Solved structure of RNA with a sequence from Haloarcula marismortui, 19 nucleotides shown.
Entry title: Structure of the standard kink turn HmKt-7 variant A2bm6A.
The work is reported in "Effect of methylation of adenine N6on kink turn structure depends on location" (Ashraf et al., Rna Biol., 2019).
The structure was determined by X-ray crystallography at 2.09 angstroms resolution and released in 2019.
Taxonomically the source falls in Haloarcula (Archaea, Halobacteria, Halobacteriales, Haloarculaceae).
C1' cells in the first nucleotide's frame, strides 16, 4: 500500500484475514 462480508485463511464447509 494492495485484496477480502459481492465472503481472506483453511479443511460444499468454514467467518476474518490474506499478499
Nucleotide at each position: 500500500g494492495g485484496c477480502g462480508a459481492a465472503g481472506a485463511a483453511c479443511c460444499g464447509g468454514g467467518g476474518a484475514g490474506c499478499c